Shown are 27 nucleotides from a PDB entry: RNA. Keywords: RIBONUCLEIC ACID, RNA. The depositors describe the entry as "SACCHARIDE-RNA RECOGNITION IN AN AMINOGLYCOSIDE ANTIBIOTIC-RNA APTAMER COMPLEX, NMR, 7 STRUCTURES". Method: solution NMR. The entry became public in 1997. The model includes bound 1,3-DIAMINO-5,6-DIHYDROXYCYCLOHEXANE (TOB), 3-ammonio-3-deoxy-alpha-D-glucopyranose (TOA) and 2,6-diammonio-2,3,6-trideoxy-alpha-D-glucopyranose (TOC).
C1' cells in the first nucleotide's frame, strides 16, 4: 500500500454494541 476472512481491546451478556482499531492468513 493491497486482498480475503478474521477479530486486536472493552462493552453486553450477546458476535450486542463500539469503533478505537487490529489481526491472521494470502499478496
Ligand atoms: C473482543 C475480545 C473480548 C471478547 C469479545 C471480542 N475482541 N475479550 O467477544 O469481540
Ligand atoms: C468479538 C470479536 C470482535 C467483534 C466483536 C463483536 O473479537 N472482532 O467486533 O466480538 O462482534
Ligand atoms: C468475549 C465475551 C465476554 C467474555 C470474554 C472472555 N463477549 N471469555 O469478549 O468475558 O469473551
Nucleotide at each position: 500500500g493491497g486482498c480475503a476472512c478474521g477479530a486486536g481491546g472493552u462493552u453486553u451478556a450477546g458476535c450486542u454494541a463500539c469503533a478505537c482499531u487490529c489481526g491472521u492468513g494470502c499478496c